Shown are 25 nucleotides from a PDB entry: RNA. Crystallisation conditions: PEG 2000 MME, lithium sulfate, cacodylate, spermidine, cobalt hexaamine, pH 6.4, VAPOR DIFFUSION, HANGING DROP, temperature 293K. The work is reported in "A posteriori design of crystal contacts to improve the X-ray diffraction properties of a small RNA enzyme" (MacElrevey et al., Acta Crystallogr.,Sect.D, 2007). The structure was determined by X-ray diffraction at 2.65 angstroms resolution and released in 2007.
RNA sequence: UCCCUGUCCACCG
RNA sequence: CGGUGAGAAGGG
Numbered sequence: 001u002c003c004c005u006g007u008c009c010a011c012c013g
Numbered sequence: 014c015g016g017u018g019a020g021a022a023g024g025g
Stems, first nucleotide, its partner, number of pairs: 002025003009018005
C1' cells in the first nucleotide's frame, strides 16, 4: 500500500 | 429500512 467493515460521518432511495 | 462511498478500533 492492499483485503474485510455491527460505532461515527456524507450522498441516494 | 435498504443502497453506495468514506473509515475508527481490530484481524489478515